[PDB]
The PDB entry is titled "Tilapia Lake Virus polymerase in vRNA pre-termination state (transcriptase conformation)". The RNA (Template vRNA_S loop (40-mer); Transcription-like product) with a sequence from Tilapia lake virus has 42 modelled nucleotides. It was solved by electron microscopy to 3.13 angstroms. NCBI's taxonomy places the organism under Viruses, Polyploviricotina, Insthoviricetes, Amnoonviridae, Tilapinevirus tilapiae. Arragain et al. published it in Nat Commun in 2023: "Structural and functional analysis of the minimal orthomyxovirus-like polymerase of Tilapia Lake Virus from the highly diverged Amnoonviridae family".
Context: bound to proteins that are not shown
RNA sequence: AAAUCUUUC
RNA sequence: UCCUGAUUUGUGAGUAAAAUUUGG
RNA sequence: CACAAAUCA
Numbered sequence: 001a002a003a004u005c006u007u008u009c
Numbered sequence: 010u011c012c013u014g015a016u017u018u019g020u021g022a023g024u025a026a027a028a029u030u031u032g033g
Numbered sequence: 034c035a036c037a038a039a040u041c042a
């Protein structure tokens, strides 16, 4: 920061 | 890591990392 | 028979 348990390999 | 079943099609001894390298 | 592609449930 966004199509918000993802962006963690 | 992405199960079960079905229809059609094609292949079957072909062997090593990592996402910028490189798409107008 | 195994893998791969398409479609259906």
Base pairs, nucleotide, nucleotide: 001007002006013042014041015040016039017038018037019036020035021034